[PDB]
Context: one part of a larger RNA, bound to proteins that are not shown
RNA sequence: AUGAGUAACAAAAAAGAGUUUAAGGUACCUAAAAGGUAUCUUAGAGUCUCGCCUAAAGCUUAUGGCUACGUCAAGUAACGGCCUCUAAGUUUAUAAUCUGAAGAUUAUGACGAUGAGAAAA
RNA sequence: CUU
RNA sequence: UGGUACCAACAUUUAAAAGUGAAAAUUGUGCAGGAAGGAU
RNA sequence: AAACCGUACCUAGAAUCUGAAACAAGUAAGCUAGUAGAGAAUACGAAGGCGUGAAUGAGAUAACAAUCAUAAAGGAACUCGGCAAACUAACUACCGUAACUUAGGGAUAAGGAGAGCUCAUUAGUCUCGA
RNA sequence: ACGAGUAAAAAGGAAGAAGCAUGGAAUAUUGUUGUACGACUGUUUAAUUAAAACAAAGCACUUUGCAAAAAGACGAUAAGUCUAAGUAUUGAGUGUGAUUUCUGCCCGAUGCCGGCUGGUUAACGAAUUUUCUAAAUUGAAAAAAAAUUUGGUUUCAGAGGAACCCCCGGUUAAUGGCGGCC
RNA sequence: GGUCCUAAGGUAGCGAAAUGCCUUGGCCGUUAAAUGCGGUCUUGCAUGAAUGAUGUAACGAUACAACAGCUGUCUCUAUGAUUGACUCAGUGAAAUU
Numbered sequence: 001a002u003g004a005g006u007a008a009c010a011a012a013a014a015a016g017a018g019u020u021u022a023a024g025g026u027a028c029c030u031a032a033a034a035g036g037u038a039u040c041u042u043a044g045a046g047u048c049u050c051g052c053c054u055a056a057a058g059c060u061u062a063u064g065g066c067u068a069c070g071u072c073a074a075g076u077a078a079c080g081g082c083c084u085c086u087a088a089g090u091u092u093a094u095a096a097u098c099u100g101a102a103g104a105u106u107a108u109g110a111c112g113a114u115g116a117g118a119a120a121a
Numbered sequence: 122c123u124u
Numbered sequence: 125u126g127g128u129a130c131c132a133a134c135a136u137u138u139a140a141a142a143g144u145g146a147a148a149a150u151u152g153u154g155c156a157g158g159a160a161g162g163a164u
Numbered sequence: 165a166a167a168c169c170g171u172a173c174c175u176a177g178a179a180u181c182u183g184a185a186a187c188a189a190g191u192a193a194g195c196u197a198g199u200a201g202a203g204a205a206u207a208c209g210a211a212g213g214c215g216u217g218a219a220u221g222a223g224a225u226a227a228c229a230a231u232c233a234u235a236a237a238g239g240a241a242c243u244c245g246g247c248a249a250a251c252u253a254a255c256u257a258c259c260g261u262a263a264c265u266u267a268g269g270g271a272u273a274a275g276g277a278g279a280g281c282u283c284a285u286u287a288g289u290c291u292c293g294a
Numbered sequence: 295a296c297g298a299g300u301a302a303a304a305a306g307g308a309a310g311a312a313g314c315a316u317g318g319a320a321u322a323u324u325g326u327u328g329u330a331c332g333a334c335u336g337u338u339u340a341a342u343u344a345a346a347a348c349a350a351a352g353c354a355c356u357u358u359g360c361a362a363a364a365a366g367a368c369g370a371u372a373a374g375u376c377u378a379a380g381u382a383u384u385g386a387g388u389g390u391g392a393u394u395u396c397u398g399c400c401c402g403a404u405g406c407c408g409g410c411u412g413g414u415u416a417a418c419g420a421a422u423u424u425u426c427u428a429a430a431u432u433g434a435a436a437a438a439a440a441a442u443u444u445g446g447u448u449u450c451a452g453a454g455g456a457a458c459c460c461c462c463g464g465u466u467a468a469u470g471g472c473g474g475c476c
Numbered sequence: 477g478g479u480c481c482u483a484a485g486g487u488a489g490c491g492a493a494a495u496g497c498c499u500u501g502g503c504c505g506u507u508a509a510a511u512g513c514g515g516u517c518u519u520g521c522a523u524g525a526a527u528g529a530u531g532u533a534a535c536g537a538u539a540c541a542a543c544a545g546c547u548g549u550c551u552c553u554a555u556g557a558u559u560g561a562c563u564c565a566g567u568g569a570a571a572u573u
Base pairs, nucleotide, nucleotide: 001573008567009566015049016048017047019045020044021043022042023041024040025039026038027037028036029035050215051214052213053212058195059194060193061192064174065173067172074123075122079170080169081168083117084116085115089111090110091109093108094107095106096105097104098103133153134152135151137149138148155158181190182189198208199207220565221564222563223562228560229559230558231557232556233555234554235553237551238550241549246546255278256277258276259275264269266392281310282309283307285305286304289302290299291298292297293296312316324544325543326542327541328540329539330538331536332535336348337347352390353389354388355387356386357385366376367375368374395529396528398472399471400470403469404468405465406464407463408462409461412460413459418454426446427445428444429443430442431441432440473480474479475478476477489523490520501517502516503515504514505513506512
Other pairs, nucleotide, nucleotide, family: 002572cWW003571tHS004570tHH005006cHS005568tWS006569tWH007568tHS010559cSS011178tWH012231cWS012558cHS013177tHS013214tWS014050tWS014215cSS018046cWH052057tWS054209tWS054210tHS056196tWS056211tWH062175tWH073079tHS073171tWH075120tWS076121cWH082167tWS085161cSS086113tWH086160cSS088112tHS098372cSS099370cWS101370tHH104373tWS113115tHS115159cWS119123cSS124166cWW132154cWW136150cWW139146tWH155157tHS156158tSS165166cHS174176cWS183187tWS197209tHS201203tHS201205tHS206320cSS218220cSS227561tHS235548tWH236548cWH236552cWW239546tHS239547tHS239549cHS240246tWH240248cWW240547tWH243245tHS250546cSS254279cWW260274tHS261273tHS262271tHH263270tHS265268tWS266268cHS266532cWH269533tSS280311cWW284306tHS286287cHS288303cWW294295tHS300303cWH313315tHS333533tWS333534tWS334350tHS338345tWH350391tWS351391tHS353467tWS358364cSS358384cWW359381tSS359382tWH360380tWW360382tHH364378tHH365377tWS365385tSS369372tHS369373tHS390526cSS392532tWH394530cWW396525tWS397526cWH400483cSS401468tWH402470tHS403466tWH410461tHS414458tHS415456tHS417455tHS419452tWS419453tHS420452tHS421451tWS422450cWW423449cWW424448cWW425447cWW433439tHS434436tWS466469cWH471484tSS481485tWW482484tHS486487cHS486524tWS487525tWH488524tHS492499cWH496497cHS496498tWS507509tHS512541cSS525528cSS548551cWH548552cWS
């Protein structure tokens, strides 16, 4: 290239009519540029109405994160970590023992939360 | 307010 | 210290106007008999 | 008299986690209006959010497909087979309930009755007056 | 005291009204009967088989005396660990699969266990044997081997002597077997 | 009943069974019609006692059969609803060759 400008863009929630900001593109007004009126494109915001979810499709937070970096704490009320303590276990720590080398075992130590940690408007 |  | 206890399960009772939900504690039940350590 | 680290945003139906991805899947904790109920069931839904980044929008409403709704008479004649669908259903401190049985059951067997609105009536509790 | 009241919760009756209909909408998917298999609740081929398969309480058999290692399992292989801070009513292995009623015959084959002052019996080993070569002796002393002893070297060899096995016996909820002809 | 053989000869119970080739075994019940299901007899190709035998209660999204009810399963389909399918605009694949 072909299939093909085809399939697909169908979680059985659902949309309708106004308004408005920025930048830019057109037409007219106007030819002193500018500005104004209307419209379109891109990127947004909002009002009225209707519907859907609802022990959620809401709020506050985790695990996590190729979303983004002005996220501010002695402690309690209104906080976690770090730190202390240890479980399951781990150990190229020490000693003893066993072992073709690597290593393994027992004890001790160290480390290890998913647990335990004084007081407080 | 507490250490 | 070890029922003068302990903080696994289940049940019960308890912040006094009442009700409800927790926390912690009290008492009890069944057998399947329910951590450790440091402290503060 | 108080060091250091965390504190932003996303929580999966509308732009962020895992599923190769902007995937109808999956993932921990608390809160999660009210009415109504035994209830976290069922129905509505206050607040909130949403009704996707054109990853769509506007029409038309043929066959056929999917997902549904109703149905004359008949009622399994369908079919490997009642597959699917329909009937039935929940509640009450209601009545009643067979064979058999390891004496516990079977059993919520089966089969029946009741239900909403208005109202006579009231032992106590509560309220008002005295 | 008494009176009133459901703009109080409840109770309440063979009361009444309306409609086709008052479990009014939504929510809870039939009843009965006879068998097979498996007792049952459970578990399984994540993602084609959820079951009659697996497990199971119960039942039975074998094994384990713990004196240094109870047995079983693990350990390039040990120390050692679990078993277990357990002790024959313990632990492990195997089959069956609650309970009622029952579980018969065969120990020949296979497996396992036990047993002779037995047979067999590798290693070991009484008793044996050989090749080559060196030296010596004997022999030969012809052109000559050959034999013996010893050293080295290299073979043969089996009276006795283990388990398994042979032999005897035991064991069926051990593996298994459980007839013909007229 | 007799006889040969074996270690012993399948005992109790069950039995057209999840076991059956012959075979849709015979008979009974169920059906208007029974290769099914249930009961029963058995000479059971090829049942059998912890590779357990046999019978109930209870239990089962197990398998089979029957009844009642119920129904668009069917006689025999019809109408209606939404989403796709079709058309316009926007975006824009794939196996294959």
An RNA from Neurospora crassa OR74A: 573 nucleotides with solved positions. The PDB entry is titled "The structure of the large subunit of the mitoribosome from Neurospora crassa". Ions in the entry include magnesium, potassium and zinc. Primary citation: Itoh et al., Nat Commun (2020), "Analysis of translating mitoribosome reveals functional characteristics of translation in mitochondria of fungi". It holds a match to the Rfam family "Bacterial large subunit ribosomal RNA". Among the 44 different proteins in the entry, which are not shown, are Mitochondrial ribosomal protein subunit L23, 50S ribosomal protein L5 and Mitochondrial ribosomal protein L44. It was solved by cryo-EM to 2.74 angstroms. Keywords: Neurospora crassa, translating Mitoribosomes, tRNA, mRNA, mL108, TRANSLATION.